C1' cells in the first nucleotide's frame, strides 16, 4: 500500500428499542495479497 470481514466509542436518524456509518471520525486491530 490493494482487497475483505469486524460497528467499540463518537457522528448521524430515532420518543425510545435500535438502525446508519468500515479504516478510521480515532495513528484501531485482524485475515489475505
Ligand atoms: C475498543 C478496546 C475500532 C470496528 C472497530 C471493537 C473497535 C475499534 C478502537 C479502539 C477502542 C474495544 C476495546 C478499545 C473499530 C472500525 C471496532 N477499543 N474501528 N470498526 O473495537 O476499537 O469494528
Nucleotide at each position: 500500500g490493494g482487497c475483505g470481514a469486524u460497528a467499540c466509542c463518537a457522528g448521524c436518524c430515532g420518543a425510545a428499542a435500535g438502525g446508519c456509518c468500515c479504516u478510521u471520525g480515532g495513528c484501531a486491530g485482524c485475515g489475505c495479497c